[PDB]
Context: one part of a larger RNA, bound to proteins that are not shown
Molecule: 18S ribosomal RNA, nucleotides 1145 to 1799
Organism: Saccharomyces cerevisiae
RNA sequence: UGACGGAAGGGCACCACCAGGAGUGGAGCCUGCGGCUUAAUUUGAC
RNA sequence: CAACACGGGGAAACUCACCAGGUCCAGACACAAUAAGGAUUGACAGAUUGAGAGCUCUUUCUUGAUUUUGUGGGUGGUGGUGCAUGGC
RNA sequence: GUUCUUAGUUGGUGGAGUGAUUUGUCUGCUUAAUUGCGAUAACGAACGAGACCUUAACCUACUAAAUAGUGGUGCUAGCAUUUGCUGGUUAUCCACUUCUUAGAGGGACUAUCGGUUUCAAGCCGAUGGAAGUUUGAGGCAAUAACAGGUCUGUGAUGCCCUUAGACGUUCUGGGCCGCACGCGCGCUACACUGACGGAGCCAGCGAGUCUAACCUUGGCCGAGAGGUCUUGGUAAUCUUGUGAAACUCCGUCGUGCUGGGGAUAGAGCAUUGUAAUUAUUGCUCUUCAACGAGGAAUUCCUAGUAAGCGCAAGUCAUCAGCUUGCGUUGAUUACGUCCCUGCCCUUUGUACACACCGCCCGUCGCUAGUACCGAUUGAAUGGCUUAGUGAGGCCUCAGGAUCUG
RNA sequence: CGGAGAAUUUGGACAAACUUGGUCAUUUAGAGGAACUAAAAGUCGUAACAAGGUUUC
RNA sequence: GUAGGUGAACCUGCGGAAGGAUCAUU
Numbered sequence: 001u002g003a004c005g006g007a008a009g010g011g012c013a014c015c016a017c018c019a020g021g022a023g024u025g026g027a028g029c030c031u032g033c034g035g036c037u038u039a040a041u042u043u044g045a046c
Numbered sequence: 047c048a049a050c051a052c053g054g055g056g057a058a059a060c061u062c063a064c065c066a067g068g069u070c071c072a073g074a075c076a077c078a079a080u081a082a083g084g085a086u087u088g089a090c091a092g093a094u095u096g097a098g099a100g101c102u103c104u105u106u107c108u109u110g111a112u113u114u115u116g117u118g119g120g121u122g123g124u125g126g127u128g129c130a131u132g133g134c
Numbered sequence: 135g136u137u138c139u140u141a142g143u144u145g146g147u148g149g150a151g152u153g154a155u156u157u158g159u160c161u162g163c164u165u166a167a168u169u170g171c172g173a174u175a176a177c178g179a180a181c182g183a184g185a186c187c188u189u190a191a192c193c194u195a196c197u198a199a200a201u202a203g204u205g206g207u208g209c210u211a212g213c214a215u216u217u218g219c220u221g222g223u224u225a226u227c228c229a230c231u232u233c234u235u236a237g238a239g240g241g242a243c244u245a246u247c248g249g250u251u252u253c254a255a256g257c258c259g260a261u262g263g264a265a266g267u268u269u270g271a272g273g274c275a276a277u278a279a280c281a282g283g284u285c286u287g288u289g290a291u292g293c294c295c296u297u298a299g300a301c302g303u304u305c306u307g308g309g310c311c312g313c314a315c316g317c318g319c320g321c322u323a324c325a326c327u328g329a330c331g332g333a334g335c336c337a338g339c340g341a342g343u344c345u346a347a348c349c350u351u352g353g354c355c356g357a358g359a360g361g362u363c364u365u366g367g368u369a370a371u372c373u374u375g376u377g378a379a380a381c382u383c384c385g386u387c388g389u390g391c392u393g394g395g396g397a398u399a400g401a402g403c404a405u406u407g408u409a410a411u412u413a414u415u416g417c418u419c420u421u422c423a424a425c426g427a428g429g430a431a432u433u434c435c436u437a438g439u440a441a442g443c444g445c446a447a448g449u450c451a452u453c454a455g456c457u458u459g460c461g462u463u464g465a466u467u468a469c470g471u472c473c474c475u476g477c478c479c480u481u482u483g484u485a486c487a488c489a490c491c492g493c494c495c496g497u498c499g500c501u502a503g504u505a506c507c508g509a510u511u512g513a514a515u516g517g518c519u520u521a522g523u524g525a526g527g528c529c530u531c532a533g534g535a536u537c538u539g
Numbered sequence: 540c541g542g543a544g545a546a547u548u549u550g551g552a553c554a555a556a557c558u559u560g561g562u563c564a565u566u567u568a569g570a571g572g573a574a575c576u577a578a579a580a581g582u583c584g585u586a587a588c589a590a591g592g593u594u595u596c
Numbered sequence: 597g598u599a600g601g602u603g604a605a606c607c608u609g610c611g612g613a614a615g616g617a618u619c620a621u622u
Base pairs, nucleotide, nucleotide: 001487002486003484004483005482007481008480009479010478011477012476013475016471017470020435021434022433023432024431027322028321029320031318032317033316034315035313036312043053044052064308065307066306067305068304070302075118079115088107089106091104092103093102122296123295125294126293127292131290133284134283135280136279137278142181143180144179146177147176148157149156150155160172162171163170186273187272188271189270190269192240193239196237197236198235199234202231203230204229205228212219213218243266245261246260247259248258249257250256324428328387329386330385331384332383333382334381341373342372348367349366352363353362354361355360394425399420400419401418402417403416404415441463442462443461444460445459446458447457448456490591492588495584496583498581501577502576503575504574506572507571510568512567513566514565515564516563517562518561519560521558522557523556526553528551529550532547536543537542538541539540594614595613596612597610598609599608600607601606
Other pairs, nucleotide, nucleotide, family: 002489tSS004589tWS005592tSS007590cHS013472tWH014018cWH014019tWW016474cWS019467cSS021440tSS025430tHS026323cWW026425tSS027424cSS029455tWS030051tHS030319cWW032050cSS032052cHS033046cWS035314tWS037041tWW038040tHS039065cSS040308tSS041312tHS042055tWH045049cSS051455cHS057061cWS058407tWS058451tWH062309tWW062310cWW063286tHS063309cWW067096cWS068097tWS068099tHS069303cWW071298tWS071300tWH073120cWS073298tHS074119tHS075077tWW078116cWW080114cWW081111tWS084110tSS085110tHS085112cWH085114tWS086109cWW087108cWW091100cHH094101cHS095097tHS100105tWW121297cWW127285tHS128132cWH130285tWH130291tWS133287tHS138277tWW141182tSS142168tHS142276tSS145159tWH145178cWH146158tHS147158cHS148175tWS151153tHS158176cHS158177cHS160161cWS161172tWS163254tWS163255tWS164169cWW165167tHS167183cSS170255cSS171254cSS193195cHS199231tHS206228cWS208223tWW210222cWS212220cWW214215cSS226227cWS231233cHS234370cWS241264tWS242263tWS244245cHS251255tWS253254cHS262266tWH263265tHS285291tWS295301tWS297298cHS297300cWS300302tHS323394cSS325328cSS325392tWH326389tHS326390cWH336379tWH337461cSS338445tWS338460cSS340374tWW340446tSS342367tSS343346cSS346347cHS350365cWW351364cWH356359tHS358403tWS358417cSS359416cSS366372cSS367369cSS369372tHS378444cSS379443cSS380462tWS388389cHS389390cSS395424tHS396422tWS396423tHS397422tHS398421cWW405414cWW406410tWH406451cSS407409tHS436467tWW437467tHH438439cHS438464tWS439465tWS440464tHS449454tWW471473cHS472474cHS483589cSS485587tWS485588cSS493587cWW494586tWS496604cSS497582cWW500578cWW505573cWW508570tWS509569tHS520559cWW524555tHS525554tHS527552cWW530549cWW531548cWW533546tHS534544cSS534545tHS535544tWS583603tWS584604tWS589592cWH616617cHS618620tHS
C1' cells in the first nucleotide's frame, strides 16, 4: 500500500433478501455434460 | 459465479478434427546422382478392390525433357503448446 | 469473458514523510454516479460517470408521396328506394396529408406552484404535459489485471512434432446420436380458469431468385402431407392485411389417468437429398406409458414488466423442443432493507502479499544426524597427596683382601 | 710400627621405583534410556495471526 | 506468573499486562 476479518460506520444490488408472481428440482421427452461402452464413440470448456 | 440449447456445435455425406480402409502430391526451388537408341505420364479388358480405381498385377501400347530416383531446402497440418504469443 | 455494472483511475506544480507512500481524490449533506453543494495544503487538469449516439414515445405544425392512405366524382353489383348503409371500381378521376413513411426541425429543462432541507446541492407532493425513474430501452464505456477462453475462425503466430505407408489432401463406410447410471438448459403436461368441434378473425420485427431456382399468391388434384399448371416479386409495389397463437362466442364432454397427457410402438403415404437403415422431417390410422402440481434445495423478475402466446430471422437441401429479435393478452407484490449472498467508500486489526481456498501449531508416524543420562563399587593417563616397601650413588660407623716400607 | 688400601659393612640424608587410599585434571568403553535438530508434497485435529470466532500474553 | 487437567495442539482457576478489540461520561 493492498487483501482479508464469524471488526465498526455509511451507502448500494431482484445475477441479494424482504412481499410476491412464474417457476425449476418430482414425470415423459428434447438437448448439452460426466460416466460407461466402443474400432471410433473427435475435441475445447468444469 | 465467469463449463454443461456454449464453441454460433440443429454432425446422414461434406462439415470432421475420431475409427476401418483405399487414392493423389497440390514434395517450390539454385544444386548433384537419371535424358536427346526415352527421364516420365496415362490406359482398354481381366484378376484385384467397397468401387466402372490401371491402387497393384497380367501386359504391351500411348505421351515425351514438364518428371522420377537421393541430398539440401520448402510446403501443408482442426497435430502439440491459450503456462511462449497477437487479436478478439 | 470476468474482476466490475460498481464509481472508479491518473499526471503537473505545491504541502507531509528518510522512505515505501500520501495529499489533491475529503468531514457532513446530496446523487444512479469521485453526481454535486460545499469543506479544505492544496491549485489546476485528464480519463471514467455524465454529456454523446441509436431506438420508443408526441407534433390536427413544415416538405412530399398508383411503391402509404383518406374523401368525390366518374363507372357501379346489393339492400333500402327520397338518395341513404356497406361495398368493387389497382391507368377511374380531383383535392388533401388526419392514419403511414422520412427529411428538416419543435418539444422536457424535474416547467409551475407548495413543503422540506444546516446554507445549498437536492428531495418530496400536486398541476400542466405525450412524456417528470437519468422520460423508457440500449450502443459506447476508464486505470490496473486473470497464467480466464480461444493455436478447432484466421494465408495471426513463435517453438516443438509430422511431411509420401503423411498427422497433408481426397474417396468409400462407420462414428460424433452409441446406454446399468449422475448432473445443467429446456419442451409437453398433470386438466373444466380445461380438452375437443365449429364459428369469430386481430400483430409486429423481418427475409426473399438472373445466371436461376429464392419468397410464393391464384387455378386444379389429393383426406392429409403433398403434387401440378401458372402468376407476382431483385421488393413500402408481390408472397403479405404474413387472415399467428393465446384469446372470444356458441356447442360436445362431465370429473373418471376421462374425450387430461401423448411417451413408446406397428402399418402405410409423401417431401429433401447421391444417399433417410441407427427411424431427417411431414401426414394417416392404430398403441395410449409416466405424470394426480413435485423433498431438501434453487432461478428469474418491479410495468406494457412477470407470466402466458405465437411469429420472423440465424443456422438451413432437409431437420427446433435452441437462440436472436418481434409483436399479442397482460397480473399479483414492493416502492423497502442490510438478515442472507455480494458490491462501493471510510475507520480499524492483521503473524496475510501465492494475499483467508492466506498463514499456521502440537502430538503421532517415516528417515537421518548430534549431544545428554546411564548399571558396570567401568577403564586409562598425568599432577598433587596419606600410609607402607624401597634400588642406587653420596656422607658416615666400621672392615681389612694384599701391596708395602 | 706405621702407610695405601679392594670386597664387605653400620647409621644417615637424597631418593628412583612400586603398592594402597584420597583428590584434581584429561581422555575413553557401555546393555539401555531420554531429548533435540533436519528432511517437496504422511495422519489427527485447528491452538495462534481478524473480536482468529472463548481477545491475546 | 502459578497450579491443576488432558491424544495433540491446548483447557481451566487466581493474580497481572495491553504488546487490546477501549487513550473518552464534570